[PDB]
Context: bound to proteins that are not shown
RNA sequence: CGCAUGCG
RNA sequence: CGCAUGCG
Repeated sequence: CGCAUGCG
Repeated sequence: CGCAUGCG
RNA backbone atom coordinates (compact mmCIF):
# COMPACT_ATOMS: atom_id res chain seq x y z
C1' C A 1 0.00 0.00 0.00
C1' G A 2 -3.86 -3.61 -1.02
C1' C A 3 -7.29 -7.68 -0.21
C1' A A 4 -10.20 -10.79 3.26
C1' U A 5 -12.82 -11.50 7.72
C1' G A 6 -14.85 -9.33 12.38
C1' C A 7 -16.76 -5.10 14.83
C1' G A 8 -18.68 0.04 15.33
C1' C B 1 -15.94 5.79 6.77
C1' G B 2 -13.00 4.03 10.92
C1' C B 3 -10.79 0.36 14.08
C1' A B 4 -9.17 -4.80 14.93
C1' U B 5 -7.33 -9.41 13.26
C1' G B 6 -5.38 -12.39 9.11
C1' C B 7 -2.91 -12.63 4.51
C1' G B 8 0.07 -10.76 0.27
This is an experimental structure of RNA, with 16 nucleotides shown. The entry also contains Polymerase cofactor VP35, not shown here. The entry also models magnesium, chloride and sodium ions. The PDB entry is titled "Crystal structure of Zaire Ebola VP35 interferon inhibitory domain bound to 8 bp dsRNA". Crystals were grown from: 3M SODIUM FORMATE, 0.1M SODIUM CITRATE, 5% GLYCEROL, pH 5.2, VAPOR DIFFUSION, HANGING DROP, temperature 293K. Method: X-ray crystallography, resolution 2 angstroms. The entry became public in 2010.